[PDB]
Solved structure of RNA with a sequence from Firmicutes bacterium AM43-11BH, together with DNA, 203 nucleotides shown. The reconstruction used 369,379 particles. The depositors describe the entry as "Cryo-EM structure of the ISFba1 TnpB-reRNA-dsDNA complex". Method: cryo-EM, resolution 3 A. The entry became public in 2024. The entry also models zinc ions. Protein in the same entry: Transposase. It holds a match to the Rfam family "RAGATH-18 RNA".
Context: bound to proteins that are not shown
DNA sequence: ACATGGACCATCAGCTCCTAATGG
DNA sequence: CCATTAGGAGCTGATG
C1' cells in the first nucleotide's frame, strides 16, 4: 500500500474484501537460477 | 515531434468512352 | 478506362524524455488466506506432512414446522 | 441449546446485465526479408 | 510473401429409438 | 438379478 498482477462466475464499486506489488501520475506486477545492453513513451 | 504522404485506400459525387 | 471534385491512413526510418552494468532482452522455474510448532525435499524463490482459525471443501447458509433438554 | 422434515416466490460482498451452436468469408495486429 | 493469433460479419439451426454393458 | 447408462443406425441421394 500508488499504477498493475492472482482469487471472488462476467461489468463497475472515489465509501467491497483476502493477498503480491513496481523503470511511481494517462505511471514497464513481483521474485529466482543463468545470462550480458537494451527496454519503454510521444492521446497533450 | 517531422518525414513517409493528399501516397496506398473509398465515394448512390460530375464529363467523353 | 481515364479526367475533375470531398474525405483520408499505418509499418519503417529520424528526433526528442525516461529507466538500466546495484544487470535490459532471451531462457528455464517460483508464489499470490491468518497463526505455532518440528523434521524431509530443491542450488533458490518455496513445497508436503501435524494444529487452531477464516472460508461457496461435488455445497454453504437463511426461513418455516415438529421434538428433546 | 440440539436434532429430523419442507422450502427457490429463499440466497452465494453492495448496485446492475447475460441466446447460444455450425459453416463459410472479411478484416486486424506483431516480426523478419 | 512467410509466419505468428485473435477479434466480426451473415444465414441457417437448436437428437429418437432399440439394443447391449456394467457395479454391488 | 437390475435400475442406470453406454452404443449402433438413422437421410439423401449433389459440378473437390
Nucleotide at each position: 500500500g500508488u499504477a498493475c498482477c492472482g482469487a471472488a462466475g462476467g461489468c463497475u464499486a472515489u465509501u467491497u474484501u483476502c493477498g503480491g506489488g513496481a523503470a511511481u501520475u494517462u505511471a514497464c506486477g513481483a521474485c529466482u537460477a543463468u545470462g550480458g545492453a537494451g527496454u519503454g513513451u510521444a492521446c497533450a | 515531434u517531422g518525414u513517409g504522404a493528399g501516397u496506398a485506400g473509398a465515394u448512390a459525387u460530375g464529363a467523353u468512352u | 478506362g481515364u479526367c475533375a471534385a470531398u474525405c483520408c491512413a499505418a509499418a519503417g526510418c529520424a528526433u526528442a524524455c525516461a529507466c538500466g552494468a546495484u544487470g535490459a532482452a532471451a531462457u528455464a522455474g517460483u508464489a499470490a488466506g491468518u497463526a505455532a510448532u518440528g523434521u524431509u525435499c530443491g542450488u533458490g524463490a518455496g513445497a508436503a506432512c501435524u494444529u487452531a482459525c477464516a472460508u461457496u471443501a461435488u455445497c454453504u447458509c437463511g426461513a418455516u414446522g415438529u421434538g428433546a433438554g | 441449546u440440539c436434532a429430523c422434515a419442507u422450502u427457490u416466490u429463499g440466497a452465494g460482498u453492495g448496485g446492475c446485465a447475460g441466446c447460444u451452436g455450425a459453416u463459410g468469408g472479411u478484416c486486424c495486429a506483431u516480426g523478419u526479408c